Shown are 31 nucleotides from a PDB entry: RNA, together with DNA.
[PDB]
Context: bound to proteins that are not shown
RNA sequence: ACAACCUACUACCUC
DNA sequence: TGAGGTAGTAGGTTGT
Repeated sequence: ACAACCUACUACCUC
């Protein structure tokens, strides 16, 4: 640095 | 803190 996953924000929508 | 969700910023761990 790339893949694979993960995470945080915010915005938006819904019953 | 009502709870679900998609979708746009960012960044983290596992793995070769």

Method: X-ray crystallography, resolution 2.8 angstroms. The entry became public in 2009.
Protein in the same entry: Argonaute.
The work is reported in "Nucleation, propagation and cleavage of target RNAs in Ago silencing complexes" (Wang et al., Nature, 2009).
The PDB entry is titled "Crystal structure of T. thermophilus Argonaute N478 mutant protein complexed with DNA guide strand and 19-nt RNA target strand".